[PDB]
Context: bound to proteins that are not shown
Molecule: ribosomal 23S RNA
Organism: Escherichia coli
RNA sequence: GGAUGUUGGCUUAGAAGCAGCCAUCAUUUAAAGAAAGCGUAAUAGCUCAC
Numbered sequence: 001g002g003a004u005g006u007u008g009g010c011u012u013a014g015a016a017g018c019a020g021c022c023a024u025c026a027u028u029u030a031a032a033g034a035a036a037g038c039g040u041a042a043u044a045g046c047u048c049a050c
C1' cells in the first nucleotide's frame, strides 16, 4: 500500500468481502481473496491475507 468491473448473481425489509446458497473470474499491478475475523439495520469503519 490492500485498487477496478462489483453493492458479483440469487435470496431478503436489507445481504454492499463478512446471515444463507451459487460462482469465486477478469482487469491494474510492486501487491490487491468477489475476501480471514470484529462491526452496521444495511453501508461505514477497524484489523487480516499478499
Base pairs, nucleotide, nucleotide: 001050003027004026005025008022009021010020033048036047037046038045